[PDB]
Context: bound to proteins that are not shown
DNA sequence: GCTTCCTTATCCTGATTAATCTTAGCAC
DNA sequence: AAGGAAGC
């Protein structure tokens, strides 16, 4: 030198279960404008939708979708 | 038509498995 | 790094 069993140091990979978010669409309330009705969609929260385009069947602890195949 | 210039989402909890390089020990 | 509209 290359390898092989153990064991630790270190540093990575592959996968899986889950949380809270960000973006952005309606809507409500604030905030502005109006005598209401309303208006405006800016500003903040807060609820609902979608969330890589898009599909599945089996209807659900429900599955797939950013990698490799060259 | 052709260059230049702006853009562009995350932070974490919990687990198993495998890899590799380093050091010891032994061996072929 | 690369999409792709600003810029001219």
């Nucleotide at each position: 030198g290359g390898u092989g069993c153990u064991a630790a140091g270190a540093u990575u990979a592959a996968u899986c279960a889950g949380g809270a978010u960000g973006u952005u669409u309606u809507u409500g309330u604030a905030c502005u404008c109006g005598a209401a009705a309303g208006a405006a969609g800016c500003u903040a929260c807060a609820a609902a939708g979608a969330u890589a385009a898009g599909g599945c069947u089996u209807c659900a602890u429900g599955c797939c979708g950013a990698a490799a195949u060259c």